Shown are 38 nucleotides from a PDB entry: RNA.
RNA sequence: GGCGAGGAACCGGGGAGCC
RNA sequence: GGCGAGGAACCGGGGAGCC
Numbered sequence: 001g002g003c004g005a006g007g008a009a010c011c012g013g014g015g016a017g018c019c
Numbered sequence: 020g021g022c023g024a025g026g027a028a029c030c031g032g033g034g035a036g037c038c
Base pairs, nucleotide, nucleotide: 001038002037003036010032011031012030013029017022018021019020
C1' cells in the first nucleotide's frame, strides 16, 4: 500500500483461471 | 505487473482477518 461482513483465515466440493 | 495444480472462478460450511 492493497483485499475483507458485497464475508478474511481455515475445512469440503469444484477443476483453471482470477486480481 | 501480480496470484494460481503448495488448487483460480463458482457452490457450501465458517466468522475476522489476509496479502

Released in 2022, the model rests on X-ray diffraction data to a resolution of 3 angstroms. The depositors describe the entry as "RNA kink-turn motif with 2-aminopurine".